[PDB]
Context: bound to proteins that are not shown
RNA sequence: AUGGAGAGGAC
DNA sequence: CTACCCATAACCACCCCGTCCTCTCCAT
DNA sequence: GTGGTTATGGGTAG
Numbered sequence: 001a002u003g004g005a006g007a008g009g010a011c
Numbered sequence: 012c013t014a015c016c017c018a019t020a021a022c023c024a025c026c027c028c029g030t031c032c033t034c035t036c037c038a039t
Numbered sequence: 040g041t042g043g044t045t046a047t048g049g050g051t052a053g
Stems, first nucleotide, its partner, number of pairs: 001039011012053001014051002017048001019046005025040001
């Protein structure tokens, strides 16, 4: 760089 | 007095479900 | 919940 995951911000 | 045509009535496989943003961490 | 189906039913001819 690409591809996926998870956490989290505002209503 | 039948049967055949169209007409339902169930009937079943298939769709698409919020805007914007920050971080990390894994696998190619 | 649309969209293609598939079973079944009542009417009318034949």